[PDB]
Context: bound to proteins that are not shown
Molecule: 16S ribosomal RNA; mRNA
Organism: Staphylococcus aureus subsp. aureus NCTC 8325
RNA sequence: AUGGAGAGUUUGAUCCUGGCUCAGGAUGAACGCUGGCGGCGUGCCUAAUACAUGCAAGUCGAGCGAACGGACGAGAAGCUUGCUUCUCUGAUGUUAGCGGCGGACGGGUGAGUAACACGUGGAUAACCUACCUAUAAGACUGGGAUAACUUCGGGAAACCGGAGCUAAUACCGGAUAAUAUUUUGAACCGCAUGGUUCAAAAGUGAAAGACGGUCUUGCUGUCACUUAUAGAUGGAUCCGCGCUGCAUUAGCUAGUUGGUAAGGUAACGGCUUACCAAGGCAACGAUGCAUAGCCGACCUGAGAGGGUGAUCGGCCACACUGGAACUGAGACACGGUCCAGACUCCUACGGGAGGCAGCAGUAGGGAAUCUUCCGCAAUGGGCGAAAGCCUGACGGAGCAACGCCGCGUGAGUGAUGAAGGUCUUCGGAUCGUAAAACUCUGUUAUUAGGGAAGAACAUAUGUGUAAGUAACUGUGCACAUCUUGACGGUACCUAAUCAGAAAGCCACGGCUAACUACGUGCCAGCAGCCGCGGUAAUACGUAGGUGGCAAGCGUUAUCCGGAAUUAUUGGGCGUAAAGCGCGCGUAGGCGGUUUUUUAAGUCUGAUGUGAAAGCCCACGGCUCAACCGUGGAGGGUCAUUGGAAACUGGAAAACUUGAGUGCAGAAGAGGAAAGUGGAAUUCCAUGUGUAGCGGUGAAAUGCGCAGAGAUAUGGAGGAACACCAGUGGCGAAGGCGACUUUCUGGUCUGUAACUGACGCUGAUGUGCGAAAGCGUGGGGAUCAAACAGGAUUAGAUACCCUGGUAGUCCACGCCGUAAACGAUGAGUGCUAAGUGUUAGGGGG
RNA sequence: CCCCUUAGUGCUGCAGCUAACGCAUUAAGCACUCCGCCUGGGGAGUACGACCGCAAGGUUGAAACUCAAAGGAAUUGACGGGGACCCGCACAAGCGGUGGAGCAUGUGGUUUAAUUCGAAGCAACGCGAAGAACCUUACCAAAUCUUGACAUCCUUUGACAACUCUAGAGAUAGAGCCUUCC
RNA sequence: GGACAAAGUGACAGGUGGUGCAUGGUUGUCGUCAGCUCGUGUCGUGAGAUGUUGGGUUAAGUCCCGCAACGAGCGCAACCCUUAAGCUUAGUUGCCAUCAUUAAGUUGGGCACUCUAAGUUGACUGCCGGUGACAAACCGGAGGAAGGUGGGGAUGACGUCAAAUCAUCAUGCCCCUUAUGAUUUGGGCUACACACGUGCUACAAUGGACAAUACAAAGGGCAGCGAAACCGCGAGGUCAAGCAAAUCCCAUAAAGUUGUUCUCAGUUCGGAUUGUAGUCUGCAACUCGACUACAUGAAGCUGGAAUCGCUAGUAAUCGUAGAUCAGCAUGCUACGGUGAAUACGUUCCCGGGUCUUGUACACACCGCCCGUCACACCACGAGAGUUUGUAACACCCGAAGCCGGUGGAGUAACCUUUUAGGAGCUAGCCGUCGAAGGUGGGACAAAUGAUUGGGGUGAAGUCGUAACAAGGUAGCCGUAUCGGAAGGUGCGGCUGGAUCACCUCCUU
RNA sequence: AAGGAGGUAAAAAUGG
Repeated sequence: AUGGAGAGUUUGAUCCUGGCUCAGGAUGAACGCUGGCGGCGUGCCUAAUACAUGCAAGUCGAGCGAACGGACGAGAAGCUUGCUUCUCUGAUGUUAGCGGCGGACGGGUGAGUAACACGUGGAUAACCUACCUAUAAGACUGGGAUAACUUCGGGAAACCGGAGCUAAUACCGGAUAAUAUUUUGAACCGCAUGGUUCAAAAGUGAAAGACGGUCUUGCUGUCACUUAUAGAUGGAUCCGCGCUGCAUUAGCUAGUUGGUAAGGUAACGGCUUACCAAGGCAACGAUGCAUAGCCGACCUGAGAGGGUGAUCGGCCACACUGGAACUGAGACACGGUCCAGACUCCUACGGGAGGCAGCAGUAGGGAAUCUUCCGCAAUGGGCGAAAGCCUGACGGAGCAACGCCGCGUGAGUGAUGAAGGUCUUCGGAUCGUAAAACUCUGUUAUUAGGGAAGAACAUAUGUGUAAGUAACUGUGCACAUCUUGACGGUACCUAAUCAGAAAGCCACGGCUAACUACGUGCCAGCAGCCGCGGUAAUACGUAGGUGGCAAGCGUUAUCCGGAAUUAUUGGGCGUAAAGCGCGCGUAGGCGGUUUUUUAAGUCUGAUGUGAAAGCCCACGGCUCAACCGUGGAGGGUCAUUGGAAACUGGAAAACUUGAGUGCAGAAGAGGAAAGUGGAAUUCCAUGUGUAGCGGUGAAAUGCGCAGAGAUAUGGAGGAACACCAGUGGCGAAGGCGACUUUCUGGUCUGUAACUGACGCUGAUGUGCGAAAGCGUGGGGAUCAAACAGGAUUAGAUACCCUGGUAGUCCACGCCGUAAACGAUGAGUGCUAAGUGUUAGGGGG
Repeated sequence: CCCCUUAGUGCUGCAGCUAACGCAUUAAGCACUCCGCCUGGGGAGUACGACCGCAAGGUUGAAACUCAAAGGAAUUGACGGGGACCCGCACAAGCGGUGGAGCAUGUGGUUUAAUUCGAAGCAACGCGAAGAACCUUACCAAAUCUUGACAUCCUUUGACAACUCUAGAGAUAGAGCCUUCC
Repeated sequence: GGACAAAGUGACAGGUGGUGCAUGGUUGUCGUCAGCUCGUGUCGUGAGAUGUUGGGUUAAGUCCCGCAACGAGCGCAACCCUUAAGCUUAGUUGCCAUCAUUAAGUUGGGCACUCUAAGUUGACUGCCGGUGACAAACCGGAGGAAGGUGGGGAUGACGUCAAAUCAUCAUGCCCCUUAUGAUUUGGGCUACACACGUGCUACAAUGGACAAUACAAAGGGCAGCGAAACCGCGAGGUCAAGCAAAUCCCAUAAAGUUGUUCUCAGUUCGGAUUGUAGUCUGCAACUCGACUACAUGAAGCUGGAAUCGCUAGUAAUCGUAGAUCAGCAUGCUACGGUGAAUACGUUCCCGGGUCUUGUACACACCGCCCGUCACACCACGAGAGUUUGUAACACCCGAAGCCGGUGGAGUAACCUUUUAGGAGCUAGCCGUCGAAGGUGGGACAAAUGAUUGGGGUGAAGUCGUAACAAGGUAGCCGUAUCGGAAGGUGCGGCUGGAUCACCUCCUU
Repeated sequence: AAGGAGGUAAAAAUGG
C1' cells in the first nucleotide's frame, strides 16, 4: 500500500507451445420445481405494429352582451288569505357565446440522427425573451362593426348559408411620449468589423377598464393596461477539444470555395439570388457504405482496460407518412390548421370522420413485462382578486419472489439411543436429541379494542405594525382562531388462543463440499471439459445418508473476469503460428558532441468550472438493514493566468567521432557484348570385318547377315567447359567456373588534406528475381515430361530397359513464383577465450 | 619465424539466453531506432470483390461449418527391404552320409463305411504312441440299454455270486442249483 | 447293533463333444544366448540418465584397467551327479598271492591285489618364464593320474512366438442327454495311380563263404530269468537244477585273429518278392504278428539339382541291454569294442548378442496412414433468371402555403365630400419556389432459382498403398504434363535424407 | 585417436 489464487484436457511418460472448458460477479431477464410474510425499488427490451372504450387542458361572471332562473317582498280574493296571475321589484345563482390567458409546459417515445446531435471549455462588438421584479413616465379624445340572439332556407349527420338587431379589458382614427430611425458636432474607449456617453434638430403610434372605499363624482385602494431602461428567466448562433466500424469504400465537391452587390433573418453567414474568379475537402481517411439518440452514469476488472446507455436527471430528436405556413413572447405545434399519401370507419349514397410513441385497456408479435383502480389530502403546473375548477403530472392503492434487505416456519430439557427406513461382517452402524414426553414463547397467525405522522396551508375572522393617504377600504409583514386525508381505521400499540396453518431446490467421479445399496447391462440414459454405461456403475434411475443454499434453488441467454489468449501496463516471429525472395527509394517514425536563445511538449502555484442524483468516507432517521436524508471526498486529455529551463520540439553558432569525398594500393566464376579453343556425345561418307550388339536382378522390346556392334579416317552440327577447385572468391538476392578483347558495377586496406550529421529505417511506389511455363523468330548434339513398345507385378497408367516429341540452347517480349533457407529483417553500440583460411596493413 | 592490426570466411567454446535442441564478436546475449509478420487445427491460400497476366496463373483475402486437439524439443521402448563389431559345425578344412535302388516307418494326397483325434517353417512328419489281431480304440457296420458302463443320497431288504444247463457272434434272457453277514 | 450287497424311484450320472484365441498346469523355441535390475550418489526444469558406457580379455555383465560413480541382487560361475588318481574303513555272493587240492577260485585257507561303496585328499592359473599398460588374460614349462570351467550331466533369467496341449489331468462358457452317453461281435487306424521326412539293408575283394579261437561295459528276472541233459538241420519241444540276486539265469558279444576257397563276374554280391512246409504267443495270426527250413533270387555295380551330422575316445563302424510288452522294434533310451581326418581363416550363407542410427510407431510394423469411388447428413459457392428493397440522378407535372405581380369584381372604420368619389383592403387571375406523383436508364443490397462445384462429418463399405525405417523409387518446395485414386514423370531447389568404400579439409 | 563439413565411386527381382 486496503490491492492481483487457479484447475482439467494433446503423451507410454516429459517439458514447452496452444486452443477448448470450469470455478467469480452481474441482469428490466425467461423457463422448470417450489413457494409464508414485511419494507424499498423495478416491471413491453419484441411491432416508431394496428387500435374498441373511458379519461389525459382548461379556466376567468370582479372583461362583455344575452338567456334561464327566480329569493326578499309588492297587488286582487278565487271567500282556498294560500294560493294567484302580470302590472312590478326582482337578490343569491347558472349557463351556450364574444374576449383574455393557458393549449410551445407537464406526459410519451428513441424512429431519424456519425451531426457542433451530445460532453467539456469558451465566445457573441451578430442575437431574441410572454408571464415575474425594480425604476421612470403615462393611460387624452372619437368611431365602425360582429358573435350571441330573432327570422327564412338547405341537411342523415357533420352542420351550413341569407336577412335584422346588440356588447365589451374585442377592433380602428387622431392627440402627446421616446435611449428605437435619419442627419450634424463633440468626448472617451476596444477584441478588424467597431463599442459607450453627451448635445442639436427632422420624420413618430401607446393604452382599458373591472370590483370596491371615501363620497365633495373630486380624491382614492387592488387588479388590469401602455412606453422606456435595467434584473431575472428562457431560447438562439459560432468556435477549440473529445466522442464508431469498414480501403474487399480513393478520390469528393460546382452554391461547391472566396470576393462584390442586393435581398432575407432576432441574429452573423452562400442563408438565397446576380456577377467575377477557380477555388474548397481528402491517406492527419475525404467520399461512400453499415450501424447508432448523446451524457451524468451502470456492470465487470487489482489496475490499465473491457462491456453497456433500463429505471432516475440533463441535452437532443420525433407525434400515422411527407410538405407548409397561420396564431403567438415562444411552434413551423402529440390530444391545432391546410395540402398530399397510405390505411381505417360512418352514411339516408347526397356526403362525412379519425390518428394511444398520454394513463388504463384491446388485438397482434413474443421466452417475457401489470389495473379499462382511488384522490387532488401532499408537491408541482394552468386560469382566477379569491373560494375554487382543471390536472391518468403527481400522491396512493391493486398485480408479479423480478431484484435487494429484514423476519419466520419455533425454543429448553430430553438415552430410555423408543418404533420405522437404509446398510451390515448379522455383533451392530446410521437417520438421531432426531423422535416421544415435560416445560417455555407468540416473532408470525386468528379474534377484540385503541389508533399517528404525513397538514403547510390558502381562504375567512380578529388585532398589531410599514409605504402612501387629507382620511378610510385596501396592500406588505407579524401574531392568534374555525376548517382541510385518497391512502385508511392502513401503519403502529394493547389483550386472549394455539406449536399449532408456514421448506423447498440442486448436487455428492476430478475440477468441487458431500458415498453406500438395489435396478439396468454400450441398452435405457448422463454429459460444462476430461468422459460415464457391455453384471462389483460413489458418473445412468430409484432409495438411505451426506453437501451447498434456502423462500428460494436450478437451467438457458448475454456481459466482464479468470485469458499475459491483441501483451501501454503485459507476449512473440532458428525448429512451436510468425522476417516480405532481394534491391532502389518517397511520405512518415527515429536520430552524433558543445554553446546561446524560445517555452510547443515537459514540471509547478492561483482562479473558474466539471449540475443534481450516483460510487466511496462520515454522521443522522426509519426497532435493524436495505432504504432515506445531510456533509465530506472523488472525477478534465478542461480553460485563464504566473512561474523553471534539464530533456524532446523550434531558432542561431561551432566540432569531427557517423556518413561521403580526395590521395596510395588489393583481389575477385560481379555484369554486358563480340572472338578463339580442346575433350566428349550424336549423325553422315568411306576402308577392314563377322553374327552379334545393347541391356538387366534376370530378361525382352529394339538395332543387325540389305553387313550391325568394333575399328580407322574425314565431314556436319548443337551444347557444356575435365584438371585448377579450396568451411575458396564475387554479388542485394536470384546467381556467377575454358580462354581472349572492349564497356561497366560493387567491395576491402592505409592516409589523414576535404564537406561538416549531409544519418538509419522505410508504408505506398519502382526494379531485379532459380526452374518450369507463354508469344514471335531461330536453332536442335545430348538429355527428356507426353507418348510407343518390353519387362516386373495379382494388377503396374510407375520404379527398370529400348526409343521418343515439347522442352532443354539463342534473341526479344511475357510470367514473377521456389524448402527464393542461415527456415534467423535492416542499422548501431557493448559483452571471456582458443584455432584455421581469403584480401590487405604496421612493428620486431 | 614472432607480435600487433582491418575486413571477410570456418571450427571449438565462457558469461548470458533457450521448452529443449542449441546460439554464443558472422548471437538466438545485453540494449536503442524503424519496417514486415503471428494469435488453436481443419475449411483455405479456398469463395466473393479488386488489380495484374496472351494463357498458365499471381497479389490481396474471408465466412458458415467442424474438432479438442493440431504442434516443438527431448526421453524410454519397439521396429527398419539402416549400419558397425563379436560369437556359434554358421561358413571354411575334413570324414562319413541323405537325395539314386529294395524295404521299415511317419506325413500329405486320394479312397473307403470308417481309413479315430492331435502335431504344419526352423521350433510338424521313427512326433503324443515306452508296443493298433481282440483289448487298447476315441472311427465305422450291425445287434442292443435308458438313473444308465461309473459316483453320493433315499425306500425295501436280502444270502450277490463266482459256478454249472438252454438260445445266441457275443453283450444278454429263461430255472434251477446255492455255497456269506458281524 | 451294522459293515456289505441286490431291486425300485427321484435327485443325478456320463461326453477322448467345441473353444489352447477364455484358462491352470506342463512344454518347445531363440538358447545356457548374456543378459535383467536395485540402494545410495551425481547429472538432467523434466520424463530420464549414469552405474550397465570405453580399452582389452573371457564360454560368460568372466575378469582387469579406465571412467561420477560407489556397491548389491537375479542370471553366469560354484554348491549337486558321473568319469579320470590316491588314502582309511569293510572282505561276501567279489579277488587269487604264496600254499594243498579240484575240469573249474571248485574248497581248505587269506583280504595281498583287483573290485565293491561309505568317508576323505586332489586341480585353485596354485609355482616358474615370456607376450601384455608391473593388471586381467594368453602362451610355454615343472610337478601331478589329471592344467587351465581336466571330460560329460542336471541346472534354462527378464522376455519372443494369442507357438503346443481342453485327447494325461483340471477347468470358465457352450453343446448332447431314448444320446454327441453305454455294451458287444466284426471291420477301420495296416488302403495305394502318387509327393516329402527319418531310418535299415546293399551295390562287394579294406569283401562273400566255411572251420577254429579271444577280449567288454551296462541292465532285467516271481509264477519271472529257464542251466545242464534228450529230441528236431532249424526256429523250437520234454524233463528240469539254481535263483527274489556281486551267488543262478538271461548270456558263447560282434568287429577282430589265424587257416581253406571264391578271383572282379549282377557273381559263392545283394535278399525284396512269391510257393510250399513248420515253431512260438495268444480263446483267435484272413484282413493283420515274429521267427525257422527248402526253393524262388527283384532293383541295385556308390547315386542329378540339392542337402545333413560331427572338433576326440568325437565322427565312422561293431555288436550288447532295457521301458512298453502274451506276442510283436530297422524306433526310442542306455552300454561298451575298434577308432580317424581337419580347423589356414571370417571374404561369403544363416542365427543370435552388443553398440549405434532413423522413426509421423507406443494396441508398439500383424504399427501408423493417403486419395479417388459408393451411401447419408450438414453448411457454403456458381447459376438462364425471378422477386423485393435502399439511396440518388435526368426529365415531366405540380397541391397546400408564403412571397411577388395584377386586380376588371366586392368592400364598415380613414380622407374629400355624400342618393357619392378617393384611399386602403379583399375575392379572382398570373408568376417563382415547391411535397406527392409520373416516365427513364443506371447503381447498390436482400431473397429466391432448373441445375451445378468443391468442403466438412459419419459405421466394420469398395480399390489400391502415397507418407512415416533408406517406408522398400529418400522426402519435401516451385513449375509443367499424364494417370481410377492416392500419385508418376520431367526441370531447378532444400536437408527438415539413411547409407558400405574412398579421397579433401576443420575441431579436440 | 575420436568427432564434425565437401565430393565421389560399386551393388540392387518381388511380397510380408